This is an experimental structure of RNA, with 24 nucleotides shown. Crystals were grown from: DROPLETS CONTAINING 2MM OLIGONUCLEOTIDE, 50 MM MGCL2, 50 MM NA HEPES PH 6.2, 15% PEG 400, AGAINST 1 ML OF RESERVOIR SOLUTION CONTAINING 100 MM MGCL2, 100 MM NA HEPES PH 6.2, 30% PEG 400, VAPOR DIFFUSION, HANGING DROP, temperature 295K. Teplova et al. published it in Nat.Struct.Biol. in 1999: "Crystal structure and improved antisense properties of 2'-O-(2-methoxyethyl)-RNA". The entry also models magnesium ions. It comes from the structure "CRYSTAL STRUCTURE AND IMPROVED ANTISENSE PROPERTIES OF 2'-O-(2-METHOXYETHYL)-RNA". The entry is indexed under 2'-O-(2-METHOXYETHYL) RIBOSE, RNA DODECAMER DUPLEX, RNA. Released in 1999, the model rests on X-ray diffraction data to a resolution of 1.7 angstrom.
C1' cells in the first nucleotide's frame, strides 16, 4: 500500500 | 459510516 477489525485524533 | 494521520491485529 488493498480489504477486513479496533482505537486515539481531524474533518465531513 | 466517508476522506486524511497514528499505533495495533488479520489477509494479501
Nucleotide at each position: 500500500c488493498g480489504c477486513g477489525a479496533a482505537u486515539u485524533c481531524g474533518c465531513g